Background:
The depositors describe the entry as "Structure of human Dicer Platform-PAZ-Connector Helix cassette in complex with 13-mer siRNA having 5'-pU and UU-3' ends (2.6 Angstrom resolution)". Shown are 26 nucleotides from a PDB entry: RNA. The entry is indexed under PAZ domain, platform domain, connector helix, siRNA, RNase III domain, endoribonuclease, pre-miRNA, HYDROLASE-RNA complex. The structure was determined by X-ray diffraction at 2.62 angstroms resolution and released in 2014. The work is reported in "A Phosphate-Binding Pocket within the Platform-PAZ-Connector Helix Cassette of Human Dicer" (Tian et al., Mol.Cell, 2014).
RNA sequence: UGCGAAUUCGCUU
RNA sequence: UGCGAAUUCGCUU
Numbered sequence: 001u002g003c004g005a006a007u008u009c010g011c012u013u
Numbered sequence: 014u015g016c017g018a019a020u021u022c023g024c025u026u
Base pairs, nucleotide, nucleotide: 002024003023004022005021006020007019008018009017010016011015
C1' cells in the first nucleotide's frame, strides 16, 4: 500500500 | 456481483 487487465484456485448447498 | 489465495501483466520518473 493505489487504478486496471488476464489466468488459475479456496469458502455456500 | 461478495470473503480470500496464488501467478502473470498495463499506468508514474